[PDB]
Notes: The depositors describe the entry as "43S preinitiation complex from Trypanosoma cruzi with the kDDX60 helicase". 18S, nucleotides 1581 to 2323 from Trypanosoma cruzi: 729 nucleotides with solved positions. Lineage of the source: Eukaryota > Metakinetoplastina > Trypanosomatida > Trypanosoma > Schizotrypanum. Rfam match: Eukaryotic small subunit ribosomal RNA. The entry is indexed under preinitiation, factors, kinetoplastid, helicase, TRANSLATION. The reconstruction used 33,775 particles. Method: electron microscopy, resolution 3.33 angstroms. The entry became public in 2021. The entry has 50 different proteins, among them CSN8_PSD8_EIF3K domain-containing protein, 40S ribosomal protein S25 and Putative 40S ribosomal protein S21.

Context: one part of a larger RNA, bound to proteins that are not shown
RNA sequence: GGGGGAGUACGUUCGCAAGAGUGAAACUUAAAGAAAUUGACGGAAUGGCACCACAAGACGUGGAGCGUGCGGUUUAAUUUGACUCAACACGGGGAACUUUACCAGAUCCGGACAGGGUGAGGAUUGACAGAUUGAGUGUUCUUUCUCGAUCCCCUGAAUGGUGGUGCAUGGCCGCUUUUGGUCGGUGGAGUGAUUUGUUUGGUUGAUUCCGUCAACGGACGAGAUCCAAGCUGCCCAGUAGGAUUCAGAAUUGCC
RNA sequence: CCCUUCCGCGGGUUUUACCCAAGGGGGGGCGGUAUUCGCUUGUAUCCUUCUCUGCGGGAUUCCUUGUUUUGCGCAAGGUGAGAUUUUGGGCAACAGCAGGUCUGUGAUGCUCCUCAAUGUUCUGGGCGACACGCGCACUACAAUGUCAGUGAGAACAAGAAAAACGACUCUUGUCGGACCUACUUGAUCAAAAGAGUGGGAAAACCCCGGAAUCACGUAGACCCACUUGGGACCGAGUAUUGCAAUUAUUGGUCGCGCAACGAGGAAUGUCUCGUAGGCGCAGCUCAUCAAACUGUGCCGAUUACGUCCCUGCCAUUUGUACACACCGCCCGUCGUUGUUUCCGAUGAUGGUGCAAUACAGGUGAUCGGACAGUCGAGUGCUUCACUUGACCGAAAGUUCACCGAUAUUUCUUCAAUAGAGGAAGCAAAAGUCGUAACAAGGUAGCUGUAGGUGAACCUGCAGCUGGAUCAUUU
Numbered sequence: 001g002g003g004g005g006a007g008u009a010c011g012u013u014c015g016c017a018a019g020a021g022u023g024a025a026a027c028u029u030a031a032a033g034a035a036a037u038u039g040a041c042g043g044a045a046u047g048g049c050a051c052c053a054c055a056a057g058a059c060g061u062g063g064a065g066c067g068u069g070c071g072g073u074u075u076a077a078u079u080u081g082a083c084u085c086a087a088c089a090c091g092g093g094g095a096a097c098u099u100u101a102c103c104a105g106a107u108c109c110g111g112a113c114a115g116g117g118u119g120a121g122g123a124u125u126g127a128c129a130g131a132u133u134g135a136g137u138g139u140u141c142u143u144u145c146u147c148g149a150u151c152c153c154c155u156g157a158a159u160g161g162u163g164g165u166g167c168a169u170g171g172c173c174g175c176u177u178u179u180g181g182u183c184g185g186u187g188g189a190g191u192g193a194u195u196u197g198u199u200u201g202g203u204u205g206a207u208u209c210c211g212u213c214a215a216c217g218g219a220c221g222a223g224a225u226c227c228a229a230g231c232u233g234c235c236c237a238g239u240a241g242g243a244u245u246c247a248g249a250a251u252u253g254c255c
Numbered sequence: 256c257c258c259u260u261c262c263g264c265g266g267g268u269u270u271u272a273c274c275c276a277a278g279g280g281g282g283g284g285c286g287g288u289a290u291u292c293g294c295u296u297g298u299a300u301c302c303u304u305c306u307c308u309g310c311g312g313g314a315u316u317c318c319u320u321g322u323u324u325u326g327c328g329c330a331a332g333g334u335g336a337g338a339u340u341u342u343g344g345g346c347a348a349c350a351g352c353a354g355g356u357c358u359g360u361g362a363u364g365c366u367c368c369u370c371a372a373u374g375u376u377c378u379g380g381g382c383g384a385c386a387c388g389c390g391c392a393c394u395a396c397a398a399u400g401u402c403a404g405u406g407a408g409a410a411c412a413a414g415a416a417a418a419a420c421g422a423c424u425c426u427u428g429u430c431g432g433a434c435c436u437a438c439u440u441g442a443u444c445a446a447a448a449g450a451g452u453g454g455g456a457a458a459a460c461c462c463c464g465g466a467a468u469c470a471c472g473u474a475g476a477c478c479c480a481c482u483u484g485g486g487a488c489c490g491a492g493u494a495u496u497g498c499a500a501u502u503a504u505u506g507g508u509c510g511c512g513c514a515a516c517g518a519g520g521a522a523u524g525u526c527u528c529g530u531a532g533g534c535g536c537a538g539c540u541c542a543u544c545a546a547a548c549u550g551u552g553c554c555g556a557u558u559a560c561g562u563c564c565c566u567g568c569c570a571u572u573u574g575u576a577c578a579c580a581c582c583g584c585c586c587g588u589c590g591u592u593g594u595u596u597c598c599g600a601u602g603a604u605g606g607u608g609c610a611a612u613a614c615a616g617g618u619g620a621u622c623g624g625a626c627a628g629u630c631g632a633g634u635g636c637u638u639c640a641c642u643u644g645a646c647c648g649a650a651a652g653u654u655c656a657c658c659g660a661u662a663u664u665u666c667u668u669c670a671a672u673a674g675a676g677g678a679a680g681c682a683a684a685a686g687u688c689g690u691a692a693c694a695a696g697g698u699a700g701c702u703g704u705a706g707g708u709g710a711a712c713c714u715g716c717a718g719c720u721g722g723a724u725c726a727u728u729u
Stems, first nucleotide, its partner, number of pairs: 002029003011022004038578002040575003044572007053562002057526001059524003067393005072387002080091002102381002106376001108374001113156001115155001126145002129142003160368002163366003171356003174352003181220003185216002187196003201210002226344004231312004240303005246297002250291001256284007265275003319330001321329002435454003439450002484516001489510002493506002532554003536550003581696001583693001586689002589686001591683008601673002604670003608666001610664004614659001616658005622652001626648001628646008699720009
C1' cells in the first nucleotide's frame, strides 16, 4: 500500500487554556503523481537587422482649379471584377458604331445525327411592286414568278454561351519573404521522446567564412553561370568620316 | 610685335652697397614647308583617331609591416578606364494562403439556358469605366520677379517607329498602289486645310535628326498688383478624321478672365549619386483623341554614410502547474439540484450477567395411619362368620432443609431506534463576487504558531530552497 473524504468523526489519556498522542467509515472518482525532451508564452536576462523603420534633409501629397478611378445617389439600363499593407490612371479598361456583358425592339439557325411523315406538282429557296414596319428590311401578307429536293414537318439528341459556382478544378500570377533559410546519409551520445552536424565567439549583404570542436562529407537557396553600361585588342567601310593636293568662288583685314 | 641683358644719370640712398624714373647699346625670338573661309564646289590621292560589330583582354592585387591571432578580414593611401556584391537588371529553396482569375484560350467538372433563346445578331436606337448637392485615391496646372511673363536672336540630344490585306496590269505564272516623310506649289496675302512630284523595306530616305531646360554687352516690353500672375467656365465662325462626331471628338483665331488660387492644419508618401528634382522626345492603344503606362536623353544638387528610440522582423539564455499553446490554466465564499454523514433538546424498545424478594414443582428427612394383611385368645354355622388384644405393611395430609421453573425489583452491560434544531463532505459545471496560485504571476514561494478579515486570504515572529543566487577583500 491508487487519488479524495481526513488527520476529520467517535472513544480515551494528558494539558489551566491554546492544543498534543492514538485514529475510522459512509460516500465519491480514473486518474492524481515523478523525471526528462520538444514547442509556445512572460509586466525575466542578453544580442542582431531594414530610406516599404527612424535619425539629417531634400521633394511632394493633405488648401484651390482640372483630368481619371472608387464609394454613394438617380435612372429603362447607368453591365462587372477588386477593398489594410499584397482594391482604388488596376483588369494593356484612353469604350461614338463594333468592342459589350446591361436596357427597349426586330431578325437569323450556326438543331449535327434520320428512326417517324412529304408522287411527275412534291416537302423547298429567293424576290419586284403595294401594305405592315424604326427600316425603298419579302420579316410578314397580297400577287405572281423563280429554285439544290440534304433545305421541310414531329419527338429524342446534339450545340453554343463574357450564364452560375475561384469554397469542384487545371494553368498562370501575387503574397507570406528579400529575409538566409531547408533536408537527408554515415559516424558519435542517450534504454528514448531527442541531439550533435546546423554550437558559445569573431567576421560578412549572405547557414559568407575563420577559430574552438565528435563530427565528416553532400544537395538545394546564397554565391557562380546569364543581359546591359564604362575602358581596351583583333576585325571593317561605295549605307561610318577624316587628311592632303589642285582648280574655282568669297572676305580682304590684327578695335 | 615680344623677351632677355649691360651701361649712364637725376631722384630715393647712411659715406657705401642697394633701388626707381628716363635714354642708348648688345643678345635671342619671329612671320617659318601656313592670311582665312564653303555638309552642293568641284578635280586627284591616301588614311582609319572619331562610327559600327562578333569573338576576346581588364585588379583584396600592392603598400601602410597600421589594425587583426599567425587566422577570417577591416580602415587609410597607392595603382588604374574602373576599387570593392565595379554599376543597374533578370533568375531564385522548403513549407504554405481555402489571396486573385470560370471577362485570356477547342483549359475545364457539375448545373442553368436552348428556335417568340441567356445561342447567334459585327441589325437600328440607348447605356457602359460618362449620367449629379457629397466623401475618398492617383494625376496635371498654378499662386510669378531664384527664366519671371507674352517678344527676338544664338547653340543643341538618343533609344525607337514604317511594307501587306485574292482588286489592278503583267506573262504564264507576277508588277504597282493601301505605310512614313521630304521638297515644291498653293502664297499677287491668316491659321488649319488643299494639290502635284520624289525617296526609303530602314546605318542609304526622313537625317548633318537644328528638342525643351538653357544662353543674350538683346541699352526690348513689364513692376509687386489677383496686374500684362493664372486661367476654369462660356458664345460665335471654320477645317480635317470617319459609314455615322448631336451629350460640343479632334485641331486652328476672336470675345468671355471682374471664376478660383497669394505657399497651404491634423496627418502622410519614397528617396543615398549621374541619384533627388526640373525639362522634353519617342514607343504603346490606333479612322480620330494620353494629364496614363513603357523606354531613352538633357540640365543636375543638399544632408547622412549612423542607430534601434519609433514601426516591424530574427536569434540566444532562463522560468513554467501552459500544449487548439496565457483569450491558457486555476481558488474559495454565497446560491441552485441530487446524495451521504456527524452532532442533538426530547421520546421509545429488547437481550446478557450479578444480587435480593415473592415462590410453582420435585428430592431427602420428619411426623401421620385412612384401609388392608398376619399372629395369639374366646364363640358359632366353620379354605365361612362374629368379638377383643398385639405384630407388620401402607394412602391422603404435616413440618424442616436442599435443588429451582417463573414473576418482580436493584445494579451492571450490550444491541437497536424515533427526533425539533445545528454543522460538514461529495457529485453536477453556461449562476454570483473578486483574482489568491502557475512567468520575479506583477507584495519570490512554502512550513510552524498567534491575531485579524465577505471570500480566495492578509499581517507579526522564527525557519527551509522544493529560488530569481552552486560564484568575487589572498